[PDB]
C1' cells in the first nucleotide's frame, strides 16, 4: 500500500421488526435481618 | 469520630496497684449480711459479690429489597412522518493480507 469489522453511562455490554435508550457491575443514600468490637463525666497528649 | 496514654472528678463493695448497668427490660445461678417464716428444716423479701444470657447506644462487615444520580448513542451527510437502529463517507480502535 490493500482488504474485513466495531464505536451506546466511569467499566462489560443489550436494544429484535425503525415508533422515543436499559441491564449487571461499581456510585450512592436508605430500611430491615444477622454477626463482631466497645462503653460513667471533663481535660491534657499518639 | 472511636482506638491507646496521662491528669483530675464521680458512684458501688466485703475496700480490692478494685470495678463501671449505659437498663423507661429484665432472667437464672452464686457470695454478703439481714427483715421474717418456722419441716428434719426449709419459704419468701430486700441488699451486696461475682459469672452467664437478654435488651440499649454507637462503630464495623455481609446479605436482601427500595429508590437516586450516571450518556456528544464516535463524527458528518443521505432516506423517512420519525434514525442508536437503515445508506454513503470520514476519524479512531481493531484483526489480518500480500508485495519489493
Nucleotide at each position: 500500500g490493500c482488504c474485513c469489522g466495531g464505536a451506546u453511562a466511569g467499566c462489560u455490554c443489550a436494544g429484535u421488526c425503525g415508533g422515543u435508550a436499559g441491564a449487571g457491575c461499581a456510585g450512592c443514600g436508605g430500611c430491615u435481618a444477622a454477626a463482631a468490637c466497645a462503653g460513667c463525666u471533663c481535660u491534657g497528649g499518639g | 469520630a472511636c482506638c491507646c496514654c496521662a491528669g483530675a472528678g464521680g458512684c458501688c463493695c466485703a475496700c480490692g496497684u478494685g470495678g463501671c448497668g449505659g437498663c423507661u427490660a429484665g432472667u437464672a445461678c452464686u457470695c454478703c449480711g439481714g427483715u421474717a417464716u418456722u419441716g428434719c428444716g426449709g419459704u419468701a423479701c430486700c441488699c451486696u459479690u461475682g459469672u452467664a444470657c437478654g435488651c440499649c447506644u454507637g462503630u464495623u462487615u455481609u446479605a436482601g429489597c427500595c429508590g437516586c444520580g450516571g450518556g456528544u448513542c464516535c463524527a458528518g451527510g443521505g432516506u423517512u412522518c420519525a434514525a442508536g437502529u437503515c445508506c454513503c463517507u470520514g476519524u479512531u480502535c481493531g484483526g489480518g493480507c500480500g508485495c519489493c
Molecule: Lysine tRNA scaffold,Poliovirus cloverleaf RNA
Organism: Homo sapiens